Entry title: Cryo-EM structure of the monomeric SPARSA gRNA-ssDNA complex. Solved structure of RNA with a sequence from Escherichia coli 'BL21-Gold(DE3)pLysS AG', together with DNA, 41 nucleotides shown. Cui et al. published it in Nat Commun in 2024: "Tetramerization-dependent activation of the Sir2-associated short prokaryotic Argonaute immune system". Protein in the same entry: Piwi domain protein and Sir2 superfamily protein. The structure was determined by cryo-electron microscopy at 2.57 angstroms resolution and released in 2024.
Context: bound to proteins that are not shown
DNA sequence: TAACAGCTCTAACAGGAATA
């Protein structure tokens, strides 16, 4: 991509708790 | 640094067209 954002599907990233190393 | 939770995005996609 005239839009729209609704679902599926998966990931990431933030904090965290732990064990660590 | 590795699970682990939760919270919250994003990327790919399928997919139909506003009270019936």
């Nucleotide at each position: 991509a005239u839009u729209c954002c609704u679902g599926u599907u998966a990931g990431a990233g933030c904090u965290g708790u732990u064990a660590a190393c």